[PDB]
Context: bound to proteins that are not shown
C1' cells in the first nucleotide's frame, strides 16, 4: 500500500494487586 | 520509584484469515 463485517496471532505501551533486590 | 517479577484487568499497533460494494 483503492476501503471494509467477522474474528485469528503475536509485541508493545499499559492499568490494577500485591512482592523483593537500594 | 530504576530493575526484576507471578497474578490478573485493559488498550493499541502490526499482521494474517476464514470478503457487506
Nucleotide at each position: 500500500u483503492a476501503g471494509c463485517a467477522g474474528a485469528u496471532c503475536g509485541g508493545u505501551u499499559g492499568u490494577a494487586u500485591a512482592g523483593a533486590c537500594g | 520509584c530504576g530493575u526484576c517479577u507471578a497474578u490478573a484487568c485493559a488498550a493499541c499497533c502490526g499482521a494474517u484469515c476464514a470478503g457487506c460494494u
Solved structure of RNA from Homo sapiens, 43 nucleotides shown. The entry also contains Piwi, not shown here. NCBI's taxonomy places the organism under Eukaryota, Opisthokonta, Deuterostomia, Amniota, Homo. The structure was determined by cryo-electron microscopy at 3 angstrom resolution and released in 2024. It comes from the structure "Cryo-EM Structure of EfPiwi-piRNA-target (25-nt, bilobed)". The 2025 paper behind the entry is "Structural insights into RNA cleavage by PIWI Argonaute".